[PDB]
Method: X-ray diffraction, resolution 1.8 A. The entry became public in 2017. Solved structure of RNA (pre-crRNA) with a sequence from Lachnospiraceae bacterium NK4A179, 42 nucleotides shown. The entry is indexed under Nuclease RNA binding protein, RNA BINDING PROTEIN, RNA BINDING PROTEIN-RNA complex. Entry title: Crystal structure of LbaCas13a H328A (C2c2) bound to pre-crRNA (24-nt spacer). Knott et al. published it in Nat. Struct. Mol. Biol. in 2017: "Guide-bound structures of an RNA-targeting A-cleaving CRISPR-Cas13a enzyme".

Context: bound to proteins that are not shown
RNA sequence: GAAGAUAGCCCAAGAAAGAGGGCAAUAACCAGAUAUAGCCUG
Numbered sequence: 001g002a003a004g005a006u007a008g009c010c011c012a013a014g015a016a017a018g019a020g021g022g023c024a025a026u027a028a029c030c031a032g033a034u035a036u037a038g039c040c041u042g
Base pairs, nucleotide, nucleotide: 007026008023009022010021011020
C1' cells in the first nucleotide's frame, strides 16, 4: 500500500516506437450425470 474486473506471462518487435506469434506451460474456458419430468439449444 482500497476498488471500478472481464486476463496474465513468454517469444518477437520497438523510439520518426512497435504492435506479429505462443500458452492444457496459467488461471479461466471446454468437458464430466450422483437419484425417478432439474443442465435446453448450438